An RNA with a sequence from Archaeoglobus fulgidus: 78 nucleotides with solved positions.
Entry title: Crystal structure of the TiaS-tRNA(Ile2)-ATP complex.
The 2011 paper behind the entry is "Structural basis of tRNA agmatinylation essential for AUA codon decoding".
An Rfam search finds the family "tRNA" in it. Rfam's curators write: Transfer RNA (tRNA) molecules are approximately 80 nucleotides in length. Their secondary structure includes four short double-helical elements and three loops (D, anti-codon, and T loops). Further hydrogen bonds mediate the characteristic L-shaped molecular structure. tRNAs have two regions of fundamental functional importance: the anti-codon, which is responsible for specific mRNA codon recognition, and the 3' end, to which the tRNAs corresponding amino acid is attached (by aminoacyl-tRNA synthetases). tRNAs cope with the degeneracy of the genetic code in two manners: having more than one tRNA (with a specific anti-codon) for a particular amino acid; and 'wobble' base-pairing, i.e. permitting non-standard base-pairing at the 3rd anti-codon position. The family's RNA type in Rfam is transfer RNA. Rfam 15.1 lists 5,335,975 matches to the family in 14,413 species.
Released in 2011, the model rests on X-ray crystallography data to a resolution of 2.9 angstroms.
Keywords: TiaS, tRNA(Ile2), modification, RNA BINDING PROTEIN-RNA complex.
Crystals were grown from: 0.085M Tris-HCl pH8.5, 0.17M sodium acetate, 28% PEG 4000, 15% glycerol, VAPOR DIFFUSION, HANGING DROP, temperature 293K.
């Protein structure tokens, strides 16, 4: 100079390429329960509008444009 990845609640993460219960779920957190039988889903609640910005459409986390960041890989010069 080209080519691909991947970003959903504090962490891991379903869904996404079959767009129409726009949001499930597991730790952590916050509150409670059990049990002085080591104990492999004990509970409930807060918590995301789905990386940004934008376009299609009756609609998008879900196609499409690009930008932030994160990382990869093939050539060229030299």
């Nucleotide at each position: 100079g080209g080519g691909c990845c991947c970003g959903u609640a504090g962490c891991u993460u379903a869904g996404c390429c079959a767009g129409g219960u726009c949001a499930g779920a597991g730790c952590g957190c916050c509150c409670g329960g059990c049990u002085c039988a080591u104990a492999a889903c004990c509970g409930g609640g807060c918590g995301g509008u789905c990386g940004a910005g934008g376009g299609u459409u009756c609609g998008a986390a879900u196609c499409c444009c690009u930008c932030c960041g994160g990382g990869c890989c093939c050539a060229c010069c030299a």